[PDB]
RNA sequence: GGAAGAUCGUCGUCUCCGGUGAGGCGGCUGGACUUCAAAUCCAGUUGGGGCCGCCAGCGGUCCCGGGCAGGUUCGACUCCUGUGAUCUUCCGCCA
Numbered sequence: 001g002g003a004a005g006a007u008c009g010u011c012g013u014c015u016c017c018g019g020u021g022a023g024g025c026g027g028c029u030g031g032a033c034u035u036c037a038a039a040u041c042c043a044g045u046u047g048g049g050g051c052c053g054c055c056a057g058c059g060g061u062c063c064c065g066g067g068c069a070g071g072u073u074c075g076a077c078u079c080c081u082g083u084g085a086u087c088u089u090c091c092g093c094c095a
Base pairs, nucleotide, nucleotide: 001091002090003089004088005087006086007085008084011026012025013024014023015022016021019074027045028044029043030042031041032040047064048063049062050061051060052059067083068082069081070080071079
Other pairs, nucleotide, nucleotide, family: 017077tWW018019cHS018075tWS020075tWS021066tWH046065cWW053059tSS053060tHS054056cHS056057cHS072076tWH094095cWS
């Protein structure tokens, strides 16, 4: 210096999955626990916009978002092609 390959969410990470995405381990909110905490135990954890069931730091409903995009089929986190990054694995006259 080149080539190939895996990965990027909704708070993070890992694993899988063409059927409208799940599971494990973490973080964080809250509850249980007591005299107060730590750990433990449990539950919760969808961002950006449209509109409404106080516009006041809300509560729902409807869409769009799985890095950015595009394509593909009835359906794409999932397959394929570009591109950004995190990166891994090989190659880099020879006689």